Context: bound to proteins that are not shown
DNA sequence: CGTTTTGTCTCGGCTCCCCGACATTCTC
DNA sequence: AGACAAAACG
């Protein structure tokens, strides 16, 4: 040093699948802000 | 100038349904392909021959064994 | 302009293949 | 964590 057989501990790759978040359409409610448009001081 | 009501627009909050999650390009198979690697050829690795004798299954499909 | 400062998606399951360190037994 | 890419800042 090479192989083949038991085992441990790490890696490396592929693969079915959940669950959220974020942005945007629509809703229900509830707030700021400006503008319109009226009432009063 | 200062209080109260409608409307509209802008900016949200808390719920619910739905669209889209890399731009984007294919197909109708119950399939896809875009974030890995090389490197100039915009090419390509990442699937990849024929058969035959068989197991598996409601079939579709899988899992073996034979010889080039 | 020229320099700092800040903000950047996040979390669950389980299956199959493949490599190499390390021990262990025997062979060339 | 790290380091880009930009907003933020004089």
């Nucleotide at each position: 040093g090479a192989g083949a057989a038991u085992g441990u501990c790490g890696g490396g790759g592929a693969g079915c699948c959940g669950a959220g978040g974020u942005u945007g359409u629509g809703a229900a409610u509830u707030g700021c802000u400006u503008u319109c448009a009226a009432a009063a001081a | 100038u200062u209080u109260u009501g409608a409307a509209a627009a802008g900016c949200a909050a808390u719920u619910c349904a739905c669209a889209a999650u890399a731009a984007g390009g294919a197909u109708u198979a119950u399939u896809c392909c875009g974030u890995u690697g090389u490197g100039a050829a915009a090419a390509c690795a990442u699937u990849c021959a024929a058969g035959g004798c068989g197991g598996g299954g409601c079939a579709a499909c899988u899992c073996g064994c034979c010889u080039u």
Molecule: sgRNA
Organism: Chryseobacterium